[PDB]
Context: one part of a larger RNA, bound to proteins that are not shown
Molecule: 28S rRNA, nucleotides 1312 to 2356
Organism: Homo sapiens
C1' cells in the first nucleotide's frame, strides 16, 4: 500500500465496461481557406493544359518551349450604377482676395514625437622623464543623419453632402471640366507578390471508430395462420321425447282425457375429433424458442379435416383480439439507397521535457449544444540592461 | 535605464452600508401630565329661556416607551478614481477663416534655456499573429437572500478542491502545516511524546475533578431549558466574647375580636391601613387549627453554652435532566499522585517545507572559446629627433641579440561542438519541443551481416538507457537481414457488453 479504464463537483465504491491470451482495432485522404515556417525568383511570378526530344528497363520519369504566358494571381481603388480613378513643397514674376489663381525654375512621397544602427565629438587614459610632433585603440559630455515600426497632424483617389465662382469648344448644350469645407471606402502616400513545400487550425465530404428508433426504391412470400371458393374424408354409446299417427274413454258440439307409436332439436350426458378452464400443478440453461399431467369446454353443427384454388404489404384477411399474414406484425420478409443522421453513450494505441486552464460574459426555439469574450499554449518581433582588462584589478 | 505594479505614503475627490437617530422629516408605536379655543358625549343646577358648573373624550402643547430592507438629519471601518514632471517648467516669436472693446481669449506652430529624473518598495519592458480546451462546477472564513431546517436552494469576497502528491486531523476531495526533479546531512511547521507508535524513562510547576451513562483537542461527527446542602473559588449583605450560630428550656403580652367586608371571619377566606402605655420581647402575625372560638406554633426575647456563624447570588468541574433498534468504539488498549480538565516550563519526534552539499534536466546569462597564439601576450604603447636622469662601458670621450646546452612543449573546436555561472522543477483538459524511441516499405550509403547459421521464438545468462527501448551470451531455428543519411505511411492498444481465433 483498496482496481483499473470512464463519465463526474465527488469512484475503492452497493456507478458502468473488463474471465483469460493472441492477432486485428479508431483524426485519414481529397478540395478549399487562413496564418506561421522553409526554398526559388521578384513587380512580377507560375506552365499545372498542350507541344517537341527516331516514346517505352528505370522513363507514366527527365529535359526543353517564350510569337506556347492563353490564362491565374499580383501590380488600383471606389460607386448600386452610369462612371471616375491616387504628388506635392519651396524660389520668384504677377494678378486676385481668395486665403487663392496663372507663368519660369529647382527639388521630388510632406511634417511632428519616439527610434536599433550609423556619423561627428570638446574632454579624458598612458608609456623612464622634459620639448613639441606622428602612428594610434578605448572612455566620452554634447550634437548630427535617422531604418523599420508606433502614435499624431497634413495631403492624394472614389462615393456622398453643403457651398460658391470661374473656365473649355466640331458639338453653346437639360454639354463638359475645375475649387473649398465636411463625411462613407476592404484605397494612395517609391510596390511584395507569385510558385513550391511543411505544420497547425477551420470546413464540405463516410470524415476519428462503432451505434438508433426511422425514411425511400425494387422485389419474394397464404408449406404457418386469416378468409372465400372447388373437390374429397370423418363424428362410440346413452338421456329428453316435438310434429304426425293408432286405439280406448268422455262430450250435444266445440273439443277434452288416457295409453301407445313416432323420432325432432345450432337438444342434454359423454367418446374419437376439435379446443384449452383451473391447479396460477409439472417444466421453466425444459421433451418443447409454449410442452406435459390431472381437471376441463364442445362433440349433427355458425361441426372437424386433407388436397386444389383466390386474396400480397399501407396491401391482404379479420364472428374484431390491432388479431393473423412462414418462431417476424400498431405495417412481413429480402436486397439496395446506406458507411442514412445523432447537440447522445462507449472507445480512441510509444517515451521523456517545458508551459498550463475552464465551468464565467453576451447572443442563439439556447438550458446535455454552439457562436462570442475571458482564461491557455505556440511562434515571434521591438527594444532596454553589459564590463575599465590574458590575469587581478570599481573608478 | 526606457517603463511598469492585485503594495504602501502624500494630496484630493467619490459613497450612504455598519452604527446611530426618532424631545429631527416620512412611516410605525407605549404611557402619563398640563392647557382647553373650539368639537362631541355623560351628568347636574337652572329648568320658560339662555345660562352656570363638573366630567370624559377629541384637539393642542411639553415630555415619555419602542422600531424601519424598500425611512433619515448625522455617519464609520474596509473600499473606488486621480495626481506625485523632461509629453515638465521657463522665455521669446509666429499662424488662425475660431473668439473679440482691446496682439482680447483660446488653440496650434517655431526657436532657445533649465536635470536635485521632483514619495517609499519591488520588478526588465512593449507589441503582433495563430490558437486548443472550457463554457455541468463544488467547498471553507466572513458578508448575505429564501426556507422551521437541511450534507437545501441562491449571491458577494478571497482562498481552496476539481488539476495535487506530501506531514498532521485514526479514517476522510475541501480542514491545519506545507505544495513535489533523484539523494545524504542538518532543522522545523501543523501535530504530538503511557503502549500500539518516532518522541517526556523530566524525581516538570500550580490547582480543579470521582462519574453505578466520568472526561479526554479546529472543521468533527451528540445535546438544551432547568436543578444539586457534591466540591471549589468569588460577590453582596447580616449576627457575634455587651455571648452569636447549633442544640437543650421558658415567655411570645393589653388596647384589640384595629377598619371595611362577610352568614361565619376573634392575627391567620378577601382588600386596604401594618399604631401605641408595658418590659427581655411579643406582631395588627410565619404557619398548623376552628363554623367562629379555643388550642398549638413562628418571628421577637431570655436561661445553659463559649467561637465564629447566617442569608442570597455568582461560575468552574462533576452529577440529574439524558430513550432505539446486529455487538462496539476519546482510533484501540487502557488511564484516576492522571494517560482527565485549565494555566504554564524545559527537553524531545519527523514532511516531498527550510538550510548545507551531490547528481539530473529546464530556463536565464546582449554568457565564454576561431588566439591550436610554448614568445602568442592582449589599458596606450611605440617611433623619430633636441635635452637628460636611474643602471651598464676612470685610465670622464663610451648604447647588443629572440630565440636556443636542449629544436621541444597534454587535451581541445561533431561551432548543430565544447565550456562556465545563477535560478529554478506539481499538474487533468490542452499546447509545444526533443527522441541514437519503435514498426513497414522506397532512394542512397555501409567493398555492411549471413548455411563456419538470417528472420523469428525461448532464457534463474551479462549489461546500457530517467524512459520509450536496445546491445550481447546461450538455446532453438533453417534463408534471409540490419546500421547510417533522406523519403513515405493502412506505424505503436488494456479496455470500445470491441472483431476473429484459442483457452
Nucleotide at each position: 500500500a483498496c482496481c483499473c479504464g470512464u463519465c463526474u463537483u465527488g469512484a475503492a465504491a452497493c456507478a458502468c465496461g473488463g474471465a483469460c491470451c493472441a492477432a486485428g482495432g479508431a483524426g485519414u485522404c481529397u478540395a478549399a481557406c487562413a496564418c506561421g515556417u522553409g526554398c526559388g525568383c521578384g513587380a512580377g511570378u507560375c506552365g499545372g493544359g498542350g507541344g517537341c526530344u527516331c516514346g517505352c528497363a528505370c522513363g507514366a520519369a527527365a529535359g526543353c518551349c517564350g510569337c506556347c504566358g492563353u490564362g491565374g494571381c499580383g501590380c488600383a481603388a471606389u460607386g448600386a450604377a452610369g462612371g471616375u480613378g491616387a504628388a506635392g513643397g519651396c524660389c520668384g514674376g504677377c494678378g486676385c482676395g481668395c486665403u487663392c489663381g496663372c507663368c519660369g525654375g529647382c527639388c521630388g512621397a510632406g511634417g511632428u514625437g519616439g527610434g536599433a544602427u550609423c556619423c561627428c565629438g570638446a574632454g579624458g587614459c598612458c608609456u623612464c622623464u622634459c620639448c613639441a610632433g606622428u602612428c594610434c585603440g578605448c572612455c566620452g559630455a554634447g550634437g548630427g543623419c535617422g531604418c523599420a515600426c508606433c502614435a499624431c497632424c497634413g495631403g492624394c483617389c472614389c462615393g456622398u453632402c453643403u457651398c460658391g465662382c470661374c473656365c473649355g469648344c466640331c458639338g453653346c448644350g437639360c454639354c463638359g471640366g475645375g475649387g473649398a469645407g465636411g463625411u462613407g471606402g476592404a484605397g494612395c502616400a517609391c510596390g511584395a507578390g507569385c510558385g513550391c513545400a511543411c505544420g497547425u487550425g477551420u470546413u464540405a465530404g463516410g470524415a476519428c471508430c462503432c451505434g438508433a428508433a426511422a425514411g425511400a426504391u425494387g422485389g419474394u412470400g397464404a408449406a404457418c395462420u386469416a378468409u372465400g371458393c372447388c373437390u374429397g374424408g370423418g363424428c362410440a354409446g346413452g338421456g329428453c321425447g316435438a310434429a304426425g299417427c293408432c286405439a280406448g274413454a268422455g262430450g250435444a258440439a266445440a273439443c277434452u282425457c288416457u295409453g301407445g307409436u313416432g323420432g325432432a332439436g345450432g337438444u342434454c350426458c359423454g367418446u374419437a375429433g376439435c379446443g384449452g378452464u383451473c391447479c396460477u400443478g409439472a417444466c421453466g440453461u425444459g421433451c418443447a424458442a409454449a410442452u406435459c399431467g390431472g381437471u376441463c369446454g364442445u362433440c349433427c353443427g355458425a361441426c372437424c379435416u386433407g388436397g386444389g384454388u383466390a386474396u400480397a404489404g399501407g396491401g391482404g384477411c379479420g364472428a374484431a383480439a390491432g388479431a393473423c399474414u412462414a418462431a417476424u406484425c400498431g405495417a412481413a420478409c429480402c436486397a439496395u439507397c446506406u458507411a442514412g443522421u445523432a447537440g447522445c453513450u462507449g472507445g480512441u494505441u510509444c517515451c521523456c521535457u517545458c508551459c498550463g486552464a475552464a465551468g464565467u460574459u453576451u447572443c442563439c426555439c439556447u438550458c446535455a449544444g454552439g457562436a462570442u469574450a475571458g482564461c491557455u499554449g505556440g511562434c515571434g518581433c521591438u527594444c532596454u540592461c553589459g564590463c575599465a582588462g590574458a590575469c587581478c584589478c570599481g573608478a | 535605464a526606457c517603463g511598469c505594479a492585485g503594495u504602501u505614503u502624500u494630496a484630493u475627490c467619490c459613497g450612504g452600508u455598519a452604527a446611530a437617530g426618532c424631545g429631527a422629516a416620512u412611516g410605525a408605536u407605549u404611557a402619563g401630565a398640563g392647557g382647553u379655543c373650539u368639537u362631541g358625549g355623560g351628568g347636574c343646577c337652572g329648568a320658560a329661556a339662555c345660562g352656570a358648573u363638573c366630567u370624559c373624550a377629541a384637539c393642542c402643547u411639553a415630555u415619555u416607551c419602542u422600531c424601519a430592507a424598500a425611512c433619515u438629519u448625522u455617519a464609520a471601518a474596509u473600499g473606488g478614481g486621480u495626481a506625485a514632471g523632461a509629453a515638465g517648467c521657463c522665455c521669446g516669436g509666429c499662424u488662425c477663416g475660431c473668439u473679440g472693446g482691446c496682439g482680447u481669449g483660446g488653440a496650434g506652430c517655431c526657436g532657445g534655456g533649465c536635470g536635485u529624473g521632483g514619495a517609499a518598495u519591488g520588478c526588465g519592458a512593449g507589441u503582433g499573429c495563430c490558437u486548443a480546451g472550457u463554457g455541468g462546477g463544488c467547498c471553507a472564513c466572513u458578508u448575505u437572500u429564501g426556507g422551521u431546517a437541511a450534507g437545501c436552494a441562491g449571491a458577494a469576497c478571497u482562498g481552496g478542491c476539481g488539476c495535487u502528491g506530501c506531514g498532521g486531523g485514526a479514517u476522510g476531495a475541501a480542514c491545519c502545516g506545507a505544495a513535489c526533479g533523484c539523494c545524504g546531512g542538518g532543522u522545523u511547521a501543523a501535530g504530538g511524546c503511557g503502549c500500539c507508535c518516532g518522541a517526556u524513562g523530566c524525581c516538570g510547576a500550580c490547582g480543579c475533578u470521582c462519574a453505578u451513562c466520568a472526561g479526554a483537542c479546529c472543521c468533527c461527527a451528540g445535546a438544551a431549558a432547568a436543578g444539586g446542602u457534591g466540591u471549589u473559588g468569588g460577590u453582596u449583605g447580616a449576627u457575634a466574647u455587651a455571648g452569636a450560630c447549633a442544640g437543650c428550656a421558658g415567655g411570645a403580652c393589653g388596647g384589640u375580636g384595629g377598619c371595611c367586608a362577610u352568614g361565619g371571619a376573634a392575627g391567620u377566606c378577601g382588600g386596604a391601613a401594618u399604631c401605641c402605655g408595658c418590659u427581655a420581647a411579643g406582631g395588627a402575625g410565619u404557619g398548623u387549627g376552628u363554623a367562629a372560638c379555643a388550642a398549638c406554633u413562628c418571628a421577637c426575647c431570655u436561661g445553659c453554652c463559649g467561637a465564629a456563624u447566617c442569608a442570597a447570588c455568582u461560575a468552574g468541574c462533576c452529577c440529574u435532566g439524558a430513550a432505539a433498534a446486529u455487538g462496539g468504539a476519546u482510533g484501540g488498549c487502557g488511564c484516576u499522585g492522571g494517560a482527565g480538565c485549565g494555566u504554564c516550563g524545559g527537553g524531545c519526534c519527523c514532511a516531498u517545507a527550510c538550510c548545507c552539499g551531490g547528481c539530473c534536466g529546464u530556463c536565464g546569462c546582449c554568457g565564454g572559446c576561431a588566439g591550436u597564439c610554448g614568445a602568442g601576450a592582449g589599458u596606450g604603447g611605440a617611433c623619430g629627433g633636441g635635452a637628460g636622469c636611474g643602471g651598464c662601458g676612470g685610465g670622464c670621450c663610451g648604447g647588443a641579440g629572440c630565440c636556443c646546452c636542449g629544436c621541444g612543449g597534454a587535451c581541445g573546436c561533431u561551432a548543430c561542438g565544447c565550456c562556465g555561472c545563477g535560478a529554478c522543477g506539481a499538474g487533468u483538459a490542452g499546447g509545444a519541443g526533443g527522441g541514437c524511441c519503435g514498426c513497414u516499405g522506397c532512394g542512397g550509403u555501409g567493398a555492411g551481416c549471413c548455411u563456419u547459421g538470417a528472420a523469428g521464438c525461448c532464457u534463474a545468462g551479462g549489461g546500457c538507457g530517467c524512459g520509450g527501448g536496445c546491445c550481447c551470451g546461450g538455446g532453438u531455428g533453417g534463408a534471409g537481414c540490419c546500421g547510417c543519411c533522406g523519403c513515405a505511411g493502412g506505424u505503436g492498444c488494456a479496455g470500445a457488453u470491441c472483431u476473429u481465433g484459442g483457452u